[PDB]
RNA sequence: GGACAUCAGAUUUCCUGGUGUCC
Repeated sequence: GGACAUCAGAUUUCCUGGUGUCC
C1' cells in the first nucleotide's frame, strides 16, 4: 500500500475510525 471478516459513526450506501486474519 492492497484484500477479507467484524464492530461503531456517516450515507440509498463508490466514505471514515477501532479490532482480528492474509499478501
Background:
Solved structure of RNA (DsrA-SL1) with a sequence from Escherichia coli, 23 nucleotides shown. It was solved by solution NMR. Keywords: first stem-loop, RNA. The depositors describe the entry as "Solution Structure of the first stem-loop of Escherichia coli DsrA RNA". Lineage of the source: Bacteria > Pseudomonadota > Gammaproteobacteria > Enterobacteriaceae > Escherichia.